[PDB]
Context: bound to proteins that are not shown
C1' cells in the first nucleotide's frame, strides 16, 4: 500500500 | 446482495 | 403509456  | 430517488450518458 | 448504462445516498 484497498480493492477483490 | 436487491429496491427506489437524483445526477450523468 | 417512467427504457438502457453509470456513480452516490436511504430502505429492507
Nucleotide at each position: 500500500a484497498u480493492c477483490u | 446482495g436487491c429496491u427506489u430517488u437524483c445526477u450523468c450518458a | 403509456a417512467a427504457c438502457u448504462g453509470a456513480g452516490a445516498a436511504a430502505g429492507c

About this RNA:
mRNA; 3' vRNA with a sequence from Influenza B virus: 25 nucleotides with solved positions. Taxonomically the source falls in Betainfluenzavirus influenzae (Viruses, Riboviria, Negarnaviricota, Betainfluenzavirus). It was solved by electron microscopy to 2.96 angstroms. The reconstruction used 55,634 particles. It comes from the structure "Early transcription elongation state of influenza A/H7N9 polymerase stalled with incoming GTP analogue". The entry also models magnesium ions. It was solved together with Polymerase acidic protein, RNA-directed RNA polymerase catalytic subunit and Polymerase basic protein 2. The 2023 paper behind the entry is "Direct observation of backtracking by influenza A and B polymerases upon consecutive incorporation of the nucleoside analog T1106".